[PDB]
């Protein structure tokens, strides 16, 4: 750097 | 606000 797995932030469209 | 569904910057942990 791409890829695999997690997670914040933020943003589209829709559902409750 | 909770969900489905997409992307964008950050972040941890791998492989390549």
């Nucleotide at each position: 750097a791409g890829a695999g797995a997690a997670g914040g932030u933020c943003u589209u469209c829709u559902c409750u």
This is an experimental structure of RNA, with 32 nucleotides shown.
The PDB entry is titled "16mer self-complementary duplex RNA with D:U pair sequence 2".
Released in 2024, the model rests on X-ray diffraction data to a resolution of 1.64 angstroms.
Primary citation: Jia et al., J.Am.Chem.Soc. (2024), "Diaminopurine in Nonenzymatic RNA Template Copying".